Shown are 112 nucleotides from a PDB entry: RNA (Escherichia coli 6S RNA derivative (112-MER)) with a sequence from Escherichia coli. It comes from the structure "Escherichia coli 6S RNA derivative in complex with Escherichia coli RNA polymerase sigma70-holoenzyme". The entry is indexed under RNAP, 6S RNA, ncRNA, transcription regulation, transcription-RNA complex. The entry has 5 different proteins, among them DNA-directed RNA polymerase subunit omega, DNA-directed RNA polymerase subunit beta' and DNA-directed RNA polymerase subunit beta. The reconstruction used 362,926 particles. Rfam match: 6S / SsrS RNA. Rfam describes the family as follows. E. coli 6S RNA was the first non coding RNA to be sequenced, but its function was unknown until recently. It consists of 184 nucleotides that fold into an extended hairpin structure with a large single-stranded internal bulge. For this family Rfam cites "6S RNA regulates E. coli RNA polymerase activity" (Wassarman and Storz, Cell, 2000). It is annotated as a non-coding RNA gene.
Context: bound to proteins that are not shown
RNA sequence: CGGCACAUGCGAUAUU
RNA sequence: AGAAUGUGGCGCUCCGCGGUUGGUGAGCAUGCUCGGUCCGUCCGAGAAGCCUUAAAACUGCGACGACACAUUCACCUUGAACCAAGGCGUGUACCG
Numbered sequence: 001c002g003g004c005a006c007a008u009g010c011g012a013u014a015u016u
Numbered sequence: 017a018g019a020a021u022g023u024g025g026c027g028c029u030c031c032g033c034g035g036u037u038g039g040u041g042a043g044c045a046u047g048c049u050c051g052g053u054c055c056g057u058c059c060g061a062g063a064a065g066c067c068u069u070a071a072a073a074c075u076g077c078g079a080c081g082a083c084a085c086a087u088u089c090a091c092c093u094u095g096a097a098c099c100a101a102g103g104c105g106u107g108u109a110c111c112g
Stems, first nucleotide, its partner, number of pairs: 001112003005108006018089007026081002029079001031078007043066001048062005
Other pairs, nucleotide, nucleotide, family: 025082cWW038069cWS038071tHS044064tWW046048tHS046059tWH047063cWW053057cWW055056cWW069071cHS
C1' cells in the first nucleotide's frame, strides 16, 4: 500500500 | 400417497348410572315460650319437628377421549428450497 471477511451505528418523535 | 384392519391397556375427560360420608338462600314478617314496647308491629333470649344433603368429597358401573402395540394392501426408489440487490458512517480480524 492492496485483497478477502466480519461486526456495528444512523436511516426522526408523535398520530394512523 | 397413503388406504384399511385388529388387539391391548390408560384417564390431569368434568359425559349417563349406583353405593358411601356428608348440608342450607324453607316454612318462621314472632309456627312456639318468655321479657321490653314506640305495639299488636318491631326489639332481647330459648326449644322442637318436619324439610332442602348424591351439594363438597370418595369408590365402583356405562360413554367418550387420548395412548401403546400388532397386521393387510397399494404406491414410492440414493445430494433440496430460498429471498434480496441503488443511502450515509464507524471499526476489527486475516493474508499478501